[PDB]
Context: bound to proteins that are not shown
DNA sequence: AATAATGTCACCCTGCTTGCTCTGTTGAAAGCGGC
DNA sequence: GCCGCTTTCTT
C1' cells in the first nucleotide's frame, strides 16, 4: 500500500513461456590507453634493369 | 646503381571509445513517550 | 512491542 514486473545480465549456426546459468552498488575527480580515417618518417623481402 | 611491389616499424591529428585509481557513502546503539 | 524521535558511541 496501487497486479503488476524481465533487478541487471551470459552462453548456443540449438535462442529456449520447465533450456543452461552469473552478478553489491553507487559519486565524483584523476589518470592510463585504444580505434577509424589521413599525414609524416625509416627498415626489409621481392623482382628486375 | 633504381624502380616498383609488398610488409614491417614508429612519430602525430581530430573524434570518438574503454579500463584503472583514488576517497568516499549506504551508521550503531541505546531510551523516551504514545501508541 | 513498535514506531519516531532524542542521544551518545573512541569500534
Nucleotide at each position: 500500500a496501487g497486479a503488476a514486473a524481465u533487478c541487471c545480465g551470459u552462453c548456443u549456426u540449438u535462442c529456449a513461456u520447465u533450456g543452461a546459468c552469473g552478478g553489491a552498488a553507487c559519486a565524483g575527480a584523476g589518470c592510463a590507453a585504444g580505434c577509424a580515417g589521413g599525414g609524416u618518417g625509416a627498415c626489409a623481402u621481392u623482382a628486375u634493369u
Solved structure of RNA, together with DNA, 95 nucleotides shown. Crystallisation conditions: 0.2 M NaCl, 0.1 M Tris pH 7.2, 18% PEG 6000. It comes from the structure "Crystal structure of Cas12i2 ternary complex with double Mg2+ bound in catalytic pocket". Huang et al. published it in Nat Commun in 2020: "Structural basis for two metal-ion catalysis of DNA cleavage by Cas12i2". The entry also models magnesium ions. The entry also contains Cas12i2, not shown here.